[PDB]
RNA sequence: GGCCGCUCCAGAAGAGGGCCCCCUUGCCCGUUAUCGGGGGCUAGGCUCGAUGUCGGCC
Ligand code: 97C
Numbered sequence: 001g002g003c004c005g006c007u008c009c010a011g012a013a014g015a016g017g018g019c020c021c022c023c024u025u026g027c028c029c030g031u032u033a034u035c036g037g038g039g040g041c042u043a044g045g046c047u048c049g050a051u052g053u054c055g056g057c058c
Stems, first nucleotide, its partner, number of pairs: 001058005009052002014048003017042007026035001
Other pairs, nucleotide, nucleotide, family: 005007cHS006008cHS006052tWH008054cWS010012tHS010053cWS011012cSS011013tHS011050cWW013049cWS014044tWH015043tWH025030tWS025034cWW027036tHS029035cWS043044cWW043045tWS
C1' cells in the first nucleotide's frame, strides 16, 4: 500500500432499547387490547450493525 475480516483494542460509529410532548385513536393497523403519525431527548453502558485508530493474510 492491497485483500479479507470484527477475535482483541478505539469511539471517530447508527439502529435497537428507554423517557417526554401534540393530534379524542386521526393511511393502514389495534391480542376481551390503547394505537399510528409527527415532534423533543438519551452514546459509547448491553445487542446488532458499520468503521479504523484494530486483527489476520500478501
Ligand atoms: C443515545 C441506548 C442500553 C441501551 C442504551 C441509548 C443512545 C442515540 C440513539 C441510539 C439508540 C439505539 C438506536 O442510550 O441510546 O442516543 O440508543
Shown are 58 nucleotides from a PDB entry: RNA (Self-alkylating Ribozyme (58-MER)) with a sequence from Aeropyrum pernix.
The entry is indexed under Self-alkylating ribozyme, Antibody-assisted RNA crystallography, RNA catalysis, RNA-Immune System complex.
Protein in the same entry: Fab HAVx Heavy Chain and Fab HAVx Light Chain.
The 2022 paper behind the entry is "Structural basis for substrate binding and catalysis by a self-alkylating ribozyme".
The structure was determined by X-ray crystallography at 1.92 angstrom resolution and released in 2022.